The PDB entry is titled "Cryo-EM Structure of T. kodakarensis 70S ribosome". This is an experimental structure of RNA (23S ribosomal RNA, nucleotides 2131 to 3036) from Thermococcus kodakarensis (strain ATCC BAA-918 / JCM 12380 / KOD1), with 865 nucleotides shown. Rfam match: Archaeal large subunit ribosomal RNA. Clan: LSU clan. Sas-Chen et al. published it in Nature in 2020: "Dynamic RNA acetylation revealed by quantitative cross-evolutionary mapping". The entry has 58 different proteins, among them Predicted zinc-ribbon RNA-binding protein involved in translation, 30S ribosomal protein S15 and 50S ribosomal protein L6. The entry also models zinc ions.

[PDB]
Context: one part of a larger RNA, bound to proteins that are not shown
C1' cells in the first nucleotide's frame, strides 16, 4: 500500500492477515473513545562528521590603532661635549733596589760654553712614594760594563703600552635662543597676533596589541566522558605437540652502559656441605675431602655454555674500506625505512700453526621527504677566458615517543545542518551475581526435653514485582513521575467461613492446613510512590494488566529559552546543588463495546399464546445489642459457646403517599424609566424579592430465601498387604462465606433454525 | 380476488431518527362549555375614614366594607358543541423427482 474478530504459540524478541484451536446470518442509526506500537506538528535527549555558526582567552598565525628610533620636508646664531684626524708637554711605591727598574730592537757607552754636580724663591700630577719643572749667587762633574735582580738600567737612538689634556679638520649628540618654511586663530585679501624647524605629512625599523579576522583544538574505548597510556619495541604464558591466531587478556622488562663488559692466545675451575683452627651473630682471609654446575655471565625473561661462552693474565683495535647475494619485520601474500645472515677483494690483529675476527654468547636499546652542517674528490653556472660566490654526485651527522613522521586551547541551556537503534536514557527481550521467598542436615537454646517456639555453620532450589549486567528491537511510534477517574486478573490470606498442634485452664496468644465468594475505609505535613503520625475500625492484605489507564482529565514535580545565592573556573561559562517563573492539538477510515432500527433465511403466508437450549448474577455481604449467664472454666481476678430474639452499616433494584430542593407554567409585592396621570402594559439576568401545584429528583420512602445435592482440608467405620495392628490399598459415613441447583435479568438465528390454537391460500 | 399489514388522522403512560402504546361516529382521543379539586392571597369600581393643611369648596401616602375575592390551572368529571373527513401503498398462487399415511 491492499485489507481489517479472538486465546495461546512461533517469529528482527508486544501479529487483523502465519500455526493450532475457538467463535461469527447481512445492512444501517446514535454514542464512548480500548487497539490499529492511530493522525499531526515541533517542543526545547545521547553519539558520529578530519560539517558549520556565535562567544572567550596568558591556544597558533595575522591586520588596524597606540608608543618609540632613523631618513626627507629642515633653515640661521652660540655653548658644552665625543670619536677620531697630529703632534704635544707629562704622566709606571711587583717584591730587595744607588729606587717609583712599564715592552721591545739596536746600543757600552753620552752628556761637561752642544758650560754640573754642589744651592734658593714659585706651580702643577699623582699612592707629599718622588720626581718633571721657569729663572737663579754657583762656575766643571753625573754615571755603569761596576753588584744583587725570574725579567736592568734615569749610558744612549727609535718603534710601543695605562689615565687624561687646548688648536685647528669632518660628523655628530644635548641644550639655549631666532624667524623666514610649516601649523593655529581673527579677519573680504593685503595682513595682524600666537606657536615654531617641533609638530604634522610622506618613507622605513622595532615593540605593544581578542579592538578586528582566519583557523586548530587527535585516536582506541563492552555508549560517551574522566581514567590509562601495554599508541614504537623484547621475553614467558594464553596458543589448540608444524606454521598462523584476538580482547581496556595474565606475568614482567627496554628507550641504555662498556677502550672494555670489544678481538684473540694461553693457563685454571665454580656454588654449597663436611671435617679441621682464631673469632659474639661474624662478614672474610688458612688446610683437606666431596661435589653435573645448585655458580657466574654488563643489564628482564627464556634459551645456551665446564681442559668453556665462566675466572686470572699477556698482546691488540675486524666497534675498518670497497662491493654482492639472502632472511625477517610483513607465514601463506604485496613494502619504504630498520634489523640480522652467507661471502668476494683490500689493509690489519692474536697466534708455533690450523684457525678466528665486519662490536657486545642469541633474541630489546630508535626515525621518511624537504632543508641545513661537516668530510672528501670530482662534474658544472646561458658568446669566450679569469677571480670571488652559487648548484650537483658520494659518505657521516642534526627530529618528528600520536614512534610510515600536521606547526595548534576552550564554551554553548540562543544553537544550526546532515545522518545513525553500527551507539547511551525508556518500555520490551535475555540473565539472576544482588534481592525476595523457601528447603536438607542438625550445632544447640528451651527446669530436664533437638524438632510447642527458635534454629548457627555448610549444602540444594523457585520467582523475575528490587537493583544491577548485556546491547537483540525502536533515534523525530508514543519518551514523562505522582494524583483523579474506570475495568478486570493472581494468591504468596489482614478480616470474614471451616479445621490441626501447642510450653492450648478460661479470655486470649504462637505456629500451620483448606479456602480468593465478599470486604480492606477517613484525615495531617510533603510534588511525592514509600515511610511517619491521629482518630475510628471486623480488619483498615499485598501484587499483575507497556512500573494498566494524558487520540480520558490534571500539570504540583521532572534546572529548554528569563533571573538570584553558594561553590568551582583567568574567562566565556558550569553544577548526576538549591530557589521564583514558565504553550497540554485532533471533523473517527477499520475494528471493539453500549444501546436503538431495517432485511433475508427457517420450503405457502398471517394473528396470538407458550417452551426455554444456551449465556449473565454478589444480589447479597458484614457488625453491634439482648438472652443463654455473672453460668461452665477457674485459687482468685477475670470470663466463654450452641440454639433463640432485635437493630443497624456497605452494596443492589425500584417508587412519589409523606418530608425537603428545583419548578424563566402560575399568583402576589416593590425600584428606575417609557407608553400624558388613572386603569393596564413594555424594557432592565425571570429587573429584584416572597410563595408555589403537576413533573423531575434525594436529604425522603419500599423490597432483597435459606434449604437441597456433591466436594476440600479434616474427623470416623469396615478392612487386607504384614494371622496382631492400621482412615486406604478395593470399599463406605460425615464434613466450608467456596462448587452445582432452586430464585432474578436477556433469550426461536437454539442450522434438530422449535410447540399449540385459529384465519386465508394452494 | 386476497386473510392480513403499513401510511394517513386525534393523541401520550413511550420516545435522538426508527420503534412502542391508545383511540378513530358501534366514539369522550384532543379542544370548547358547565362543574369539582388545587396555587396565590382579598381585584377594579363605588362608598366611608385618615396624621396634618387650609376663608372655604377640598388635598392626602395609606386603612376599613363590598370580598376565602379576583386571576390562573402542563389535574378529575359530565356533556357530541367543533375536529378524529378523505383516502393511498404492500400482500402469499409454479412444479420435479424420493416419498410419507389412508385413496
Nucleotide at each position: 500500500u491492499c485489507u481489517g474478530c479472538c486465546a495461546g504459540g512461533c517469529g528482527c524478541a508486544u501479529a487483523u492477515g502465519c500455526c493450532u484451536g475457538g467463535g461469527a446470518c447481512c445492512u444501517c442509526c446514535g454514542g464512548u473513545g480500548g487497539g490499529a506500537a492511530g493522525c499531526g506538528a515541533a517542543g526545547a535527549c545521547c553519539c558520529c562528521a578530519u560539517g558549520g555558526a556565535g562567544c572567550u582567552u596568558u591556544a597558533c598565525u595575522g591586520c588596524a590603532g597606540c608608543c618609540u628610533g632613523c631618513c626627507g620636508u629642515u633653515g640661521c646664531c652660540g655653548u658644552a661635549c665625543g670619536g677620531c684626524g697630529g703632534g704635544g708637554g707629562g704622566u709606571g711605591c711587583g717584591c730587595a733596589g744607588c729606587g717609583u727598574a712599564g715592552g721591545c730592537g739596536g746600543g757600552a757607552g753620552g752628556c761637561g760654553u752642544c758650560g754640573a754636580a754642589g744651592c734658593c724663591c714659585g706651580c702643577c700630577c699623582u699612592c707629599c712614594g718622588g720626581g718633571g719643572c721657569g729663572g737663579g749667587u754657583g762656575g766643571a762633574g753625573c754615571c755603569g760594563c761596576c753588584c744583587a735582580u725570574g725579567a736592568g738600567a734615569c749610558a744612549c737612538c727609535g718603534c710601543c703600552c695605562a689615565c687624561c689634556c687646548u688648536c685647528u679638520g669632518c660628523c655628530g649628540u644635548a641644550c639655549g635662543g631666532c624667524u623666514a618654511a610649516c601649523c593655529c586663530g581673527c579677519g573680504g585679501a593685503a595682513g595682524c597676533g600666537g606657536g615654531g624647524a617641533c609638530a604634522g605629512c610622506g618613507g622605513u625599523a622595532g615593540g605593544u596589541g581578542g579592538g578586528c579576522a582566519g583557523u586548530u583544538u587527535g585516536g582506541c574505548u563492552g555508549g560517551g566522558g574522566c581514567g590509562g597510556c601495554a599508541c614504537a619495541c623484547c621475553c614467558u604464558c594464553g596458543a589448540a605437540a608444524a606454521g598462523g591466531u584476538a580482547u581496556c587478556g595474565a606475568g614482567g622488562g627496554u628507550g641504555c652502559c662498556c677502550u672494555a663488559a670489544g678481538g684473540u692466545c694461553g693457563g685454571c675451575u665454580c656454588a654449597g656441605g663436611c671435617g679441621g683452627g682464631u673469632c659474639a651473630g661474624g662478614a672474610a682471609u688458612c688446610c683437606g675431602c666431596c661435589g653435573u654446575a645448585g655458580a657466574g655471565u654488563g643489564c628482564a625473561a627464556g634459551g645456551g655454555c665446564a681442559a668453556a661462552a665462566g675466572c686470572c693474565g699477556g698482546c691488540c683495535u675486524g666497534a675498518c674500506u670497497g662491493g654482492a647475494c639472502c632472511c625477517g619485520u610483513a607465514a601463506c601474500a604485496g613494502a619504504g625505512g630498520c634489523g640480522g645472515g652467507u661471502c668476494c677483494a683490500g689493509c690489519c690483529g692474536c697466534g708455533a700453526a690450523a684457525g678466528c675476527g665486519u662490536g657486545g654468547c642469541c633474541u630489546a636499546g630508535c626515525g621518511a621527504a624537504c632543508c641545513c652542517c661537516u668530510g672528501u674528490g670530482c662534474c658544472u653556472c646561458c658568446c669566450c677566458g679569469g677571480u670571488g660566490g652559487g648548484g650537483g654526485c658520494c659518505a657521516g651527522g642534526g627530529a618528528u615517543g600520536a614512534c610510515a613522521g600536521a606547526a595548534a586551547a576552550g564554551c554553548u541551556a540562543c544553537c544550526c545542518u546532515g545522518g545513525g537503534g553500527a551507539u547511551a536514557a525508556c518500555a520490551g527481550a535475555g540473565u539472576c551475581g544482588u534481592c525476595u521467598c523457601g528447603g536438607g542436615c542438625g550445632a544447640g537454646a528451651g527446669c530436664c526435653c533437638a524438632u510447642a517456639u527458635c534454629g548457627a555453620c555448610c549444602c540444594c532450589g523457585a520467582g523475575g514485582c528490587u537493583u544491577g549486567c548485556u546491547a537483540c528491537c525502536u533515534c523525530g511510534c508514543u519518551g514523562u513521575c505522582g494524583g483523579c477517574u474506570c475495568u478486570u486478573c493472581c494468591c504468596a490470606u489482614c478480616c470474614u467461613g471451616g479445621c490441626c498442634c501447642u510450653g492450648c485452664a478460661g479470655c486470649a496468644g504462637g505456629g500451620g492446613c483448606c479456602a480468593a465468594g465478599g470486604g480492606u475505609g477517613g484525615g495531617g505535613g510533603u510534588g511525592u510512590u514509600c515511610a511517619c503520625c491521629c482518630a475510628u475500625u471486623a480488619a483498615a492484605g499485598g501484587g499483575g494488566a507497556a512500573c494498566g489507564u494524558g487520540a480520558g482529565c490534571u500539570g504540583g514535580g521532572u534546572u529548554u529559552a528569563g533571573a538570584c545565592c553558594g561553590u568551582c573556573g583567568u574567562g566565556a561559562g558550569a553544577c548526576a546543588g538549591g530557589u521564583c517563573g514558565g504553550a497540554u492539538g485532533c471533523u473517527a477510515u477499520c475494528u471493539a463495546c453500549c444501546g436503538g432500527a431495517g432485511g433475508u433465511g427457517u420450503u405457502g403466508g398471517c394473528c396470538g399464546c407458550c417452551u426455554g437450549a444456551g449465556g449473565g448474577g454478589a444480589a447479597g455481604g458484614c457488625u453491634c445489642c439482648c438472652c443463654c449467664a455473672g453460668u461452665a472454666c477457674g485459687a482468685g481476678a477475670g470470663g466463654a459457646a450452641c440454639a433463640g430474639g432485635g437493630a443497624g452499616c456497605c452494596g443492589c433494584g425500584g417508587c412519589c403517599u409523606c418530608u425537603g430542593g428545583u419548578c424563566u407554567a402560575c399568583c402576589g409585592g416593590u425600584u428606575g424609566u417609557c407608553c400624558u396621570a388613572c386603569a393596564g402594559g413594555g424594557c432592565a439576568u425571570a429587573g429584584c424579592c416572597g410563595g408555589g401545584c403537576a413533573g423531575c429528583u434525594a436529604c425522603g420512602c419500599c423490597g432483597c430465601a435459606g434449604c437441597c445435592g456433591a466436594u476440600a482440608a479434616g474427623g470416623c467405620c469396615u478392612g487386607a498387604a504384614a494371622g496382631c495392628a492400621u482412615c486406604u490399598a478395593a470399599g463406605g459415613c460425615c464434613g466450608a462465606a467456596g462448587c452445582g441447583g432452586c430464585c432474578c435479568c436477556c433469550g426461536a438465528a437454539a442450522a434438530c433454525a422449535g410447540g399449540c390454537g385459529g384465519c386465508c391460500a394452494c | 380476488c386476497g386473510a392480513g399489514g403499513g401510511c394517513c388522522c386525534g393523541g401520550g403512560a413511550a420516545g435522538a431518527a426508527g420503534a412502542c402504546c391508545c383511540g378513530g361516529u358501534u366514539g369522550a382521543u384532543g379542544g370548547g362549555g358547565c362543574g369539582g379539586g388545587g396555587a396565590u392571597g382579598u381585584a377594579a369600581g363605588c362608598g366611608g375614614g385618615a396624621a396634618g393643611g387650609g376663608a372655604a369648596a377640598c388635598c392626602g401616602a395609606c386603612c376599613c366594607g363590598u370580598u376565602c375575592a379576583g386571576u390562573c390551572u402542563g389535574c378529575c368529571g359530565c356533556u357530541c358543541c367543533c375536529a378524529a373527513c378523505a383516502g393511498c401503498c404492500c400482500g402469499a398462487g409454479u412444479g420435479c423427482u424420493a416419498c410419507c399415511g389412508g385413496g